Context: one part of a larger RNA, bound to proteins that are not shown
RNA sequence: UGACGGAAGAACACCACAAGGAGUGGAGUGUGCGGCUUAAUUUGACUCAACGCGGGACAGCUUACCAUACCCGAUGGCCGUGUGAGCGUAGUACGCGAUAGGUCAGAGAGUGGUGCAUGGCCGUUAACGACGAGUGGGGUGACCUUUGGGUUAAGUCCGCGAAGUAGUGAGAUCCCUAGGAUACGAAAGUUAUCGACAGGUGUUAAAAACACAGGAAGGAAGGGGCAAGAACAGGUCAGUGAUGCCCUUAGAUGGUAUGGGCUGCACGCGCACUACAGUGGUCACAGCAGAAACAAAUAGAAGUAAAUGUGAUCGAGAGGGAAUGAGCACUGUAAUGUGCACAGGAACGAGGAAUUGCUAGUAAUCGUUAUCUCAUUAAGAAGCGAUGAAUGUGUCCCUGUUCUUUGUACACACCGCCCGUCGUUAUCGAAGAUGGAACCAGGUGCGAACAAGUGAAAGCGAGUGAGUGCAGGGUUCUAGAUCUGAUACAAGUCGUAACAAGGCAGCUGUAGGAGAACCUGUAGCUGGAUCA
Numbered sequence: 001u002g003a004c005g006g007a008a009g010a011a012c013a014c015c016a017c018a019a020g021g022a023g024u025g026g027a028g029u030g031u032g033c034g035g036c037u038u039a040a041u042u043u044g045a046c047u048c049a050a051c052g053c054g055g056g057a058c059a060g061c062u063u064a065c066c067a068u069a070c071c072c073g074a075u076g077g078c079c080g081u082g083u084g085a086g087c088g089u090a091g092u093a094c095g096c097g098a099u100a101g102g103u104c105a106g107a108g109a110g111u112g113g114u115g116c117a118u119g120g121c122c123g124u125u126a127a128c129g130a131c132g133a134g135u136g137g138g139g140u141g142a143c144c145u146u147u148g149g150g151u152u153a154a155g156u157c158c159g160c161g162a163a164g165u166a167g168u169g170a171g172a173u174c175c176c177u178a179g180g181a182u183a184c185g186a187a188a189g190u191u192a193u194c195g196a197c198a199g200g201u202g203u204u205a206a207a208a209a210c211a212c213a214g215g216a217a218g219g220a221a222g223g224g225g226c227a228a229g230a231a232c233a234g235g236u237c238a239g240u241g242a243u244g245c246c247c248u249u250a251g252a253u254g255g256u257a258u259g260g261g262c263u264g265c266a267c268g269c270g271c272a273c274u275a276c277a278g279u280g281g282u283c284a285c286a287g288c289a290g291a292a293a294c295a296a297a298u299a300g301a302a303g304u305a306a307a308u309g310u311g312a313u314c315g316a317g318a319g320g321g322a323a324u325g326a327g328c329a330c331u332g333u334a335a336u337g338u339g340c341a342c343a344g345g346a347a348c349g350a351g352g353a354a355u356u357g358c359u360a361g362u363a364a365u366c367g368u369u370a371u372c373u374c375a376u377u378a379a380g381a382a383g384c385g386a387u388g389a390a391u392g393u394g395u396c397c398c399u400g401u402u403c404u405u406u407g408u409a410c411a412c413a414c415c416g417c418c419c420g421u422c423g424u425u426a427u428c429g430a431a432g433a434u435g436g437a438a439c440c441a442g443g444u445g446c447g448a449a450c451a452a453g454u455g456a457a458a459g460c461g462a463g464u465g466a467g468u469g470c471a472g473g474g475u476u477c478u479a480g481a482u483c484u485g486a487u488a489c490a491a492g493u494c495g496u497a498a499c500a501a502g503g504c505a506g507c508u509g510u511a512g513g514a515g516a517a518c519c520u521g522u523a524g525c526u527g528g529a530u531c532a
Base pairs, nucleotide, nucleotide: 001411002410004407005406007405008404009403010402011401012400013399016395017394020358022356023355024354027274028273029272030271031270032269033268034267035265036264043054044053065260066259067258068257069256070255071254075105076104077103078102079101086096087095088094089093108249109248110247112246113245114244118242120236121235122234123232124231125230130168131167133165135163136145137144138143149158150157174224175223176222177221179194197218200212201211202210203209276351280314281313282312283311284310285309286308319348324343325342327340328339329338330337364387365386366385367384368383369382371381372380414502416499419495420494422492425488426487427486428485429484431482434479435478436477437476438475439474440473443470444469445468446467449464450463453460454459505526506525507524508523509522510521511520512519513518
Other pairs, nucleotide, nucleotide, family: 002413tSS003408cWW004500tWS007501cHS013396tWH014019cWW016398cWS017397cWS019391cSS020390cSS021357cWH025352tHS025353tHS026275cWW027347cSS029379tWS030052tHS032051cSS032053cHS035266tHS037041tWW038040tHS039066cSS039260tWS040260tSS041264tHS042056tWH042238tWW045050cSS058262tWS059332tWS059375tWH063261tWW063262cWW064261cWW072250tHS072252tWH074106tHS080085cSS081098tWS084097tWS084098tHS085097tHS086100cSS091092cWS115119cWH117237tWH117243cWS120239tHS126229tHH129169tWS130228tWS132166cWW134164cWH136162tWS139141tHS139142tHS144146cWS150206tWS151156cWW152154tHS154170cSS158206cSS173225cWW181183tHS181191tWH183189tWW183190cWW184189cWW186187cHS195216tWS195217tWS196215cWS199213cWW199219cWH214218tWH215217tHS218219cWS237243tWS252254tHS276317cWS288306tWH289385cSS290368tWS290384cSS293370tWS300328tWS300340cSS305367cSS306366cSS306386tWS315316cHS320347tHS321345tSS321346tHS322345tHS323344tHS326341cWW331335tWH331375cSS332334tHS335336cSS335337tHS359391tWW360390tHH361362cHS361388tWS362389tWH363388tHS373378tWH395397cHS396398cHS407500cSS409498tWS418497tWS421493cWW424489cWW430483tWW432481tHS433480tHS441472cWW442471cWW447466tHS448465tHS451462tHS452461tHS455457tHS455458tHS494515tWS495516tWS496497cHS500503cWH530532tHS
C1' cells in the first nucleotide's frame, strides 16, 4: 500500500429484502448435457459469467467421424528423353504426344495439434464512481495530499481546507415513443430548429427534496444506443489468403463420389411446451390489430389474428391427447421429414426438500410474423400488437457491492496462515544391572646392582635405589538389554489451540486436571477491543 474480519459507522439495489402476484421442482412430450453402447455415435464449453449455447431447426451438402471406391504434385539442380518423357485402352499394339519421368533441395496445402506462443473481437469486474497529468506542500524513504458535516442515481454537488489548474469516466449529445403548421398537397395526411426549467406557491443557511397546482408531458418525460483506467495466464487457432511452432503430405490427416452416423438407450440433470376442468368442453354466428401483396381447389390435404361478444348445448375423468394400426397426399436427386382422415385412448385430480423473474400499459394471459434460419421442416430466437392486475412508495433484517474508521503472525492474499499427540523412516545426545582399556602420581610389602664403616680373615652391612607384589584413588576413551530427548521428515491419522472481538480477548507466575493441542481456580499486566 492492498486483501480479509462471525469489527464499527454511512450509502445503495425486486439478478436484495418487506407488501404482494405468476410460476419452476411432481406427470407426458420437445430440446441440450453427463453416463453407457457402437464401424462411427466427430467436437468446444462447467458457480454466477457451461447445458433451445457455437447464429448447432444434421435425409444429400453442412461435416470435422466410419465403410468402399476414384483423383492430384510451385520452382531449381542433376540425370533421362521426339530414334518418344509419360498418358488412354476390352493392356501389347494400337491411339495421344513433352503435359504429367526419377532423385536431392525446397515450396505449398490441411474443420490436424497447442488460446498457457499470439492478433482481432467478445464476455465479466460494471454499468461501478472512479481515473491518470502538470505545478506547489509534507516525509530518510516506500508513499500521502489530509478532520470523513449535509445532498444525488453518480466525488453528483454544497460547506471547509497546504493546495490549486485543466481533462477522461458520469451528465450533456444521438435514436425511437407522446404534443405542436405559419411549410407541402389538393387531398383529408405527412413532417416539423418548438415545448418542462424543481419554473410557480408552501415549507426560515447552502446544495437539495417533497406535498399541492396548473399543463400534451412533472421530478434522469418514458424506452433504447454510445459508453473511463486497470484487469483476467476468462472464451475462441472448428470464422478468416489473420498467424508463430510442432505434425501429416499419392497406400494423404488433401479433394471427390456412393452409402452409414451425428438422431443409438439401463439411467442422473438443465431449459421450454400442453395439462390436471365448470371463472370449463362442444355447435354456430358476429367482430376488432400492429395495417395494407394472398393462381385455382366439391371430405381433407401453408397463409390477412386470437383471446373475445350473443345464443344454444354438455354435466362432474363428454378434462386430457401419450405409445400404436391399415391408409390418403406434398417437398425433394433421394423420405427417414411435413400435412390429412379414421381407430386407439397412458400418466396427470394442483406437485417433497428447495428455487426464478417482476412496480404500470409492468407482471400474467392471447394470438401474429412480406423477421432470421428455410427445397421441405419452429414447441428456438428477434420483433409486433390485443386484454389487462396485485401491492409498496419503504428498509438495511437477509444477499451482495462501494466508501470512511480500526485490528492483523495474510501478500501465493481466509479456499490464507498455523499448533500438538499418534504411526513410519534416518541422524546425534542423556540415563542404565554388569563391564573393559590405557595413563599418571602417592601408600604399604619385597628387593637386583653398587657400597661407607667394622673385621687377620670368614663375614657383617648403614645408605642411594631400579624393578615388581597387593589394595585404593585421579584422569581420559569405549561396550550395554532397555528406556527417554532433540532434529529432518513432499503432502500419513485425529482434532483445530494462536493470528479478525479468530468465533470463551490474549499473555506472565502458581496449583489441580486432561487422547492431544490445551482447560479450570487465584493474584497480576496491556504488548487491548477503552488516553474519555

Entry title: Spraguea lophii ribosome. An RNA structure (RNA SSU, nucleotides 826 to 1357) from Spraguea lophii 42_110, in which 532 nucleotides are resolved. The reconstruction used 285,940 particles. NCBI's taxonomy places the organism under Eukaryota, Opisthokonta, Apansporoblastina, Spragueidae, Spraguea lophii. Rfam match: Microsporidia small subunit ribosomal RNA. The family is grouped with related families in Rfam's "SSU clan". Rfam links the family to the GO terms ribosome and structural constituent of ribosome. A reference for the family is Yusupov et al. (2001), "Crystal structure of the ribosome at 5.5 A resolution", Science. The family has 46 seed sequences and 1,035 matches in Rfam 15.1. The work is reported in "CryoEM reveals that ribosomes in microsporidian spores are locked in a dimeric hibernating state" (McLaren et al., Nat Microbiol, 2023). Released in 2022, the model rests on electron microscopy data to a resolution of 2.79 A. The entry has 71 different proteins, among them 40S ribosomal protein S11, uS12 SX0 and 40S ribosomal protein S0.